Solved structure of RNA (RNA APTAMER), 36 nucleotides shown. NMR data were recorded at pH 6 and 293 K. Primary citation: Dieckmann et al., RNA (1996), "Solution Structure of an ATP-Binding RNA Aptamer Reveals a Novel Fold". The model includes bound adenosine monophosphate (AMP).

């Protein structure tokens, strides 16, 4: 890395939800096992 998973719903893309910044609306961003 990837791809399964497995919690959890969902960890990055939705959703689902925080979280940061903002300051509100956006916009950036959130792991473990397992094989090679």
């Nucleotide at each position: 890395g990837g791809g399964a998973a497995g919690g959890g719903a969902a960890g990055a893309a939705a959703c689902u939800g925080c979280g940061g910044c903002u300051u509100c609306g956006g916009c950036c961003g959130g792991c473990u096992u397992c094989c090679c």

Method: solution-state NMR. The entry became public in 1997.
It comes from the structure "ATP BINDING RNA APTAMER IN COMPLEX WITH AMP, NMR, 10 STRUCTURES".